[PDB]
mRNA, together with DNA: 94 nucleotides with solved positions. It was solved by electron microscopy to 3.5 angstrom. The 2020 paper behind the entry is "Structural basis of transcription-translation coupling and collision in bacteria". The PDB entry is titled "E. coli 70S-RNAP expressome complex in collided state bound to NusG". Among the 53 different proteins in the entry, which are not shown, are 30S ribosomal protein S16, 30S ribosomal protein S19 and 30S ribosomal protein S21.

Context: bound to proteins that are not shown
DNA sequence: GTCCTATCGATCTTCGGAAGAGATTCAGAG
DNA sequence: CTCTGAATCTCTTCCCGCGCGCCGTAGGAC
């Protein structure tokens, strides 16, 4: 003295138990 | 869905 | 077999309760 | 002639508790 990093893509209101 | 626990008369037998 | 109707509107409830009392039913008469 | 004495007929009373035990519309018509 040291850059940069392809696209999409990630649980929801308890209306019960021979 | 929530609360929601056994009924009334004879026939006897017995205890006391 | 299930649903709806009526009961002795063509018999025969018990005799072995005492009781004690009303209610209701007959006497001997003035 | 019915008025108080009896006579008959119905009605109402029948300890307190207590535990068991069963047993519980029917006949007829559609």
């Nucleotide at each position: 003295u040291c850059a940069u990093g392809u696209u999409c893509a990630c649980a929801u209101a308890c209306a019960c138990a021979u | 869905a929530c609360a929601c626990a056994a009924a009334c008369g004879g026939c006897g037998c017995g205890c006391g």

Overview: Ions in the entry include magnesium and zinc.